Solved structure of RNA from Acidibacillus sulfooxidans, together with DNA, 194 nucleotides shown. Primary citation: Hino et al., Cell (2023), "An AsCas12f-based compact genome-editing tool derived by deep mutational scanning and structural analysis". Method: cryo-electron microscopy, resolution 3.08 angstrom. The entry became public in 2023. The depositors describe the entry as "Cryo-EM structure of the AsCas12f-sgRNA-target DNA ternary complex". The reconstruction used 79,011 particles.
Context: bound to proteins that are not shown
RNA sequence: UUCGUCGGUUCAGCGACGAUAAGCCGAGAAGUGCCAAUAAAACUGUUAAGUGGUUUGGUAACGCUCGGUAAGGUAGCCAAAAGGCUGAAACUCCGUGCACAAAGACCGCACGGACGCUUCACA
RNA sequence: UGUGGAGUGUGAACGGAAAUUAGGUGCGCUUG
DNA sequence: CAAGCGCACCTAATTTCCTAAATTAGAA
DNA sequence: TTCTAATTTAG
Numbered sequence: 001u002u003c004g005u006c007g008g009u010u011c012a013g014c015g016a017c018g019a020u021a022a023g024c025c026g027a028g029a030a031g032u033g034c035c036a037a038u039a040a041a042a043c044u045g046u047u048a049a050g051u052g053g054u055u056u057g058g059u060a061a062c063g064c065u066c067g068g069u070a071a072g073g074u075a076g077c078c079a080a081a082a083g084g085c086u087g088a089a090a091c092u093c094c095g096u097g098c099a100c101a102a103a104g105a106c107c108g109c110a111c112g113g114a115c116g117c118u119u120c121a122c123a
Numbered sequence: 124u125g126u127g128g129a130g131u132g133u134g135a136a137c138g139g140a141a142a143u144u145a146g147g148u149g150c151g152c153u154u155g
Numbered sequence: 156c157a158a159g160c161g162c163a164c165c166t167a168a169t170t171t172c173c174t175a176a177a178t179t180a181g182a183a
Numbered sequence: 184t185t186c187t188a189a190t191t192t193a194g
Stems, first nucleotide, its partner, number of pairs: 002019006009136004013091001023069006031062002034058004042051003072107002076085003092114007115132002118129005138173018174193010
C1' cells in the first nucleotide's frame, strides 16, 4: 500500500498515468419558490353572499434545464506542390507474411516454433 | 514420478433489452 | 429522531421478446 | 431486364 482513465465486455490483478474530481466554470428560462396584474371550472346558498383559486408577464435562490472540464504509448525522409518510401507504439518471447504518417479512429491479425500453464489420458 | 493429446497466453465468467410492480434512499418543506 | 407532502435515484421480482411474406423502387 | 435494399402489412 485511497479513488479514477486506458489496455475488447463484467469482477479481480497487473503496467502507465491523473487527482484538493466528494473540485472548477458557462448559457438559458420548461418547473419549485419570490414580485406584479387579472379571477375561470365547480359547490352551498333564491338572489346578494361565501367556499374554491384561474390566466399573463417579470426576477433568477434552487435536488431548476441544458451543458463544458484531468488521466497509457507512438518512427522520419524525399517533391516546389500532389504524393512516395520506412514501419513505431498496450497483458511472455522469436520468425514469416497481410494492414497501418497522428489518430475518439494507429498500437492489430493469420501461420509456424519456444516458454509457462488447465484439463484429460498411458505408465 | 514420466510420457502424449487437446484447449490455453494474467485469473474467473460471458443472455441481454425494455417495461411494470414493490421496497428503500437522498434533498427541500411542515409539525412535535 | 418520529410522522406526512413534493421531487428524483437505486435495488429486486416478474413478464414478454428476440417477425416475415409480399411488393416496390432505384441502380446496374 | 435483373436484382438487391427498402417499404407495407397480415397473422